[PDB]
Context: bound to proteins that are not shown
């Protein structure tokens, strides 16, 4: 550098986002 | 010392 995960925060989009695009942080 | 890759 790439990729898979437990969490998460939080921003865009929308009549409506734990669920769609992002950013930011931990720890395997 | 998550997986790979660079041997």
């Nucleotide at each position: 550098g790439g990729c898979c995960g437990c969490g998460g925060c939080a921003g865009g989009u929308u009549c409506g986002a734990g669920u769609c695009c992002u950013g930011c942080c931990g720890c395997g | 010392c998550g997986c790979c890759a660079c041997c």
About this RNA
An RNA with a sequence from Homo sapiens: 35 nucleotides with solved positions. Released in 2015, the model rests on X-ray diffraction data to a resolution of 3.2 A. The source organism's lineage runs through Eukaryota, Opisthokonta, Dipnotetrapodomorpha, Mammalia and Homo. Protein in the same entry: CCA-adding enzyme. The work is reported in "On-Enzyme Refolding Permits Small RNA and tRNA Surveillance by the CCA-Adding Enzyme" (Kuhn et al., Cell, 2015).